[PDB]
Context: one part of a larger RNA, bound to proteins that are not shown
Molecule: Bacterial large subunit ribosomal RNA, nucleotides 1275 to 2000
Organism: Deinococcus radiodurans R1
RNA sequence: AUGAGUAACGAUAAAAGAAGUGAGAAUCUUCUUCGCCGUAAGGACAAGGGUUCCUGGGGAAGGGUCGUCCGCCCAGGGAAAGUCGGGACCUAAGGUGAGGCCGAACGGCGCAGCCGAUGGACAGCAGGUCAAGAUUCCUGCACCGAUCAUGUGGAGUGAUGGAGGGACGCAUUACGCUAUCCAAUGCCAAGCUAUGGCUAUGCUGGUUGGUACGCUCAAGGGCGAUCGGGUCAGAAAAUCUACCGGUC
RNA sequence: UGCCUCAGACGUAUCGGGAGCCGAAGUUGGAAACGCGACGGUGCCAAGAAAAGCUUCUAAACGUUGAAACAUGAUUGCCCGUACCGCAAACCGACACAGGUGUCCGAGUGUCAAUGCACUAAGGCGCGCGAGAGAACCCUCGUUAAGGAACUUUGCAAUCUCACCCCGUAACUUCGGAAGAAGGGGUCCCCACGCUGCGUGGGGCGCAGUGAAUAGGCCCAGGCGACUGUUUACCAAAAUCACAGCACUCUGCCAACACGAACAGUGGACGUAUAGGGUGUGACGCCUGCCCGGUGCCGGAAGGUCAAGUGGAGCGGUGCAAGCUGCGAAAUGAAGCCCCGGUGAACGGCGGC
RNA sequence: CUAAGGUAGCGAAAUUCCUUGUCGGGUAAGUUCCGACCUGCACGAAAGGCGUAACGAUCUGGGCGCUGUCUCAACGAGGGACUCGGUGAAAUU
Numbered sequence: 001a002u003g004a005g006u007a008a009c010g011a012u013a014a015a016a017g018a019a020g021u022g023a024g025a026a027u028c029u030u031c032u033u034c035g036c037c038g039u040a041a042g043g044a045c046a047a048g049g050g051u052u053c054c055u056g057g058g059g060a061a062g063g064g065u066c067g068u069c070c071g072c073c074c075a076g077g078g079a080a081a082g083u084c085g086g087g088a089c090c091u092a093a094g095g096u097g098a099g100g101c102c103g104a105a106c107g108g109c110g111c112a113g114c115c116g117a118u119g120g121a122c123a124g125c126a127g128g129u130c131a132a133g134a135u136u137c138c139u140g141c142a143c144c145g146a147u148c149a150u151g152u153g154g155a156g157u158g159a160u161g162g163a164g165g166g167a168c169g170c171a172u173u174a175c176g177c178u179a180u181c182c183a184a185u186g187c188c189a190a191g192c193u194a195u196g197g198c199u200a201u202g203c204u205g206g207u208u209g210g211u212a213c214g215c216u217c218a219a220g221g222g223c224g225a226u227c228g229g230g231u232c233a234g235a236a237a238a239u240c241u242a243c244c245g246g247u248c
Numbered sequence: 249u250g251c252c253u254c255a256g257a258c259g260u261a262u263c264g265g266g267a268g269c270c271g272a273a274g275u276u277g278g279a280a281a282c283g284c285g286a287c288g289g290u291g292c293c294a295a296g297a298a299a300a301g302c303u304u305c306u307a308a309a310c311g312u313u314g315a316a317a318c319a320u321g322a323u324u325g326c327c328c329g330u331a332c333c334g335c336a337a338a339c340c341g342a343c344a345c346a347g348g349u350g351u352c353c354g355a356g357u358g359u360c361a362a363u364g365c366a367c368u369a370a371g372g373c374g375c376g377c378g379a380g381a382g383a384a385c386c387c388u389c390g391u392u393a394a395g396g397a398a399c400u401u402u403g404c405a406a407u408c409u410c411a412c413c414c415c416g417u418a419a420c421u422u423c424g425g426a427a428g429a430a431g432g433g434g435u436c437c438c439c440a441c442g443c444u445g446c447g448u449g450g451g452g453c454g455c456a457g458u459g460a461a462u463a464g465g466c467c468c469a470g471g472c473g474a475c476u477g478u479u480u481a482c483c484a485a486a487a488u489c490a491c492a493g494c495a496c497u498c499u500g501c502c503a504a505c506a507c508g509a510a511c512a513g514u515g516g517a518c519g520u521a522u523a524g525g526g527u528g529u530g531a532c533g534c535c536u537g538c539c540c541g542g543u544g545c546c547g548g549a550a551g552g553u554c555a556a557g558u559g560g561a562g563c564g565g566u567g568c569a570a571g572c573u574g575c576g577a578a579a580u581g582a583a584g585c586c587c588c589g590g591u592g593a594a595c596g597g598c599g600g601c
Numbered sequence: 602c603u604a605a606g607g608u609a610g611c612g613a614a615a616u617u618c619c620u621u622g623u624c625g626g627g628u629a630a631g632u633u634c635c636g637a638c639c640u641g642c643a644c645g646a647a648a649g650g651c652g653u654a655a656c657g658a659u660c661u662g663g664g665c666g667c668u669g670u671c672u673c674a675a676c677g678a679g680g681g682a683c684u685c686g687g688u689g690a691a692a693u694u
Base pairs, nucleotide, nucleotide: 001694008688009687015033016032017031018030019029020028034374035373036372037371042353043352044351045350048333049332052331053077054076055075056074057073058072062070063069082143083142084329085328086327087326089120090119092118094115095114096113100109101108102107124141125140126139127138128137144325145324146323147322148321149320150319151318152317156310157309161305162304163303164302169292170291171290172289173288175285176284177283180279181278182277183276184275186207187206188205189204191203192202208264209263210262211261212260213259214258216257217256220253221252222251223250224248225247226246227245228244229243233241234240268270293296339348340347355368356367357366358365359364377686378685379684380683385681386680387679388678389677390676391675392674394672395671398670403667412434413433414432415431420425422531436452437451438450439449440448441447442446443445453457465665466664467663468662469661470660471659472657473656477489493529494528495527496526497525498524499523505515506514507513532652533651534650535649537598538597539596542595543594544591545590546589547588548587551586552585553584557580558579562575563574564573565572566571599602610644611641622638623637624636625635626634
Other pairs, nucleotide, nucleotide, family: 002693cWW003692tHS004691tHS005006cHS005689tHS006690tWH007689tHS010343tWW012679cWS013373tWS014034tWS021025tWH022024tHS022068cWS025068tWS026065tWS026377tWS027065tWW027376tSS036041tWS038040cHS038370tHS040354tWS040370tWH047334tHS047336tWW051078tWS051079tWW054131cSS059072cWS061072cWS063344cWS065377tWS065687cSS070071tSS071337tHS077132tSS078130cWS081330tWH091117tWH091298cSS093116tHS097112tHS098111tWH099110tHS102510cSS107509tWS108510tWS117119tHS119297tWS120299tWS129134tWH153316tWS154313cWS154315tHS155311tWS155312cHS155315tWS161237tWS162234cSS165301tHS166300tHS167299tHH168298tWH178281tWH179280tHS188272cSS191202tWW200202cHS206273tSS218255tHS219285tWS230242cWW231233cWH235236cHS238305cSS265274cWW266272tHS266273tHS269270cWW282363cHH293295tHS332338tWS333338cHS334336cWS335350tHH336339tHS336349tWH341345tWS349350cHS364462cSS365461cSS384682tHS392669tWH393669cWH393673cWW395398cHS396668tHS396670tHS397403tHS397405cWW399670cSS403668cWW407667cWS409464tHS410458cWS410463cSS411435cWW411463cWS416430tHS417429tHS418427tHH419426tHS421424tWS422424cHS422653tHS452457cWW454456tHS458463tWH474655tWS475491tHS478488cWW479486tWH485658cHS492530tHS494593tWS499503cSS500520tWS501519tWW501520tWS503517tHH504516tHS504524tWS508510tHS529647cSS535646tWS536647cWH539604cSS540594tWH554583tHS559578tHS560561cHS560576cWS561576tHS567570tHS593647cSS597605tWS599600cWH607608cHS608646tWH609645tHS613622tHS613640tWW614616cWS617619tHS627631tWS627633cWW628630tHS631633tWS631634tHS646649cSS669673cWS669674tHS
């Protein structure tokens, strides 16, 4: 080349009018209706992708048609942390691994230690805004650790070691409360209305966040307290733990 | 009881935000979390990390007239990440793909409840070919005379049943269940009354009252498997597989058993015969008969046979010979097999005029 | 003759060849199905035998209920299909 200008154009959640732009518009922009999801077909994250974000431009090709538009092409901006996540901390499985145990070689194991978050640990919230960043920036006012100074105090600090604790299951379930949502002839704000009526007691919308201070109200929750003895317990120590008796 | 404690509320102040044309109001009643108080109570058995930070002690050491700590001021605050998509047109599907993708928040009306169903807020979108036309045929659907399963492998499919409340429910049973058995009745609006939205009466409207959406067909009788469960990613979900229960059998602790170049190391197991491994049956009930001949295994082990090794008597070479050297028996040599018992919830067998 | 030869329980079975076995049940009519019988080709006791309530998207047979499954199809809807404009493939040959 044929099949052939044939099958299809990727969910049956429909779309319509005006107006704009423009070389060119069923499709791009805007306006007014319409319809469709609404434990989603809204929002925030983790991955993972990597400029796809924003602005100005473009129209070859990518877009199942168009295209003046795009997550496409061009150029230029945007990305801010003592407190969020990680790191300068810890450990599980696992992986390592001086020494050490093995093994034709390469290597296979392997105590301590180390790595290793999915877990433990830890100091701020409320608000504003570029076209595009936000517990990061700005505004208000907090906290953290560290160094130093002034002073109080004016003396004991008190380890890679001991001890406590951190430290944990499931199902049910009582009490208070917040987030948060409902009602109203509560307040506040703004205006109308008409179709036949209502003249507002009708309609619409709003109806608190943080911080500081209280001889304010408050369920719920935690905690007993020292003196002493024994060595045989925590390597030894110990005023700290454990055991043991006495005490309100 | 006594202390400590504030979840949170209330007041004053303040700083914000705030509908709106710069800034108003901020009330009363109720509902209410998986969130907070908390590491609450109670019950259960399958008995539920480590470690530093942290609190408390001394050892050593440093001092004990410039401590620990506290208060204020000042000073310091490093690295990496943060855009955008992020149930998807920006990730995984060769695509602007009907597929998948972990966590969190997810409003209202009504409906016993709800994250359900229907409508809708916020927010978001109409799925990137369109316009006609209204043939056959095809896909998803609505109604259907009379009949009602006649269809067909089979009622496969599509009806029918449908939520809540009251009444009523068998054979059988392991006494728990079968059970939503079956079957019947109610369901909406208004008014008076009683109680804490129900019940009591009455009235009303339609064909119809869970008025629309979601929302069981049921019974009798078998086979198989007790059961919940598990499976062949993509033609088989079952009567397969597993299961508690049972049985055999092994294994005395560096346990039998398994991974392994390995006297390495591990798992069994930081378990130790009421435990561990294997095999097969497969809740529960009544039970599970016969046959040790072969095969397996466990015992015995008078005798038969059996390797290397110990032994080397003899048979030969080659040298004049010393000697060197090739073969080489008998007896004696383990396990093991032949032999002899037994063992079946061992492999099995329980028939041919 | 072989070590024996089938204890209970079940039997036309998920096991039955002859087979639509015979009789009964149920239907107007039953190769299916259920209950007896036993002639078990070719059951059987932890490759377990006989039962079992409850359970099953399990399989089989029946009955009720209602249905376009059907007698026998009809009318209606929508998405194609057809016509016009834009894009425009394929297996095949």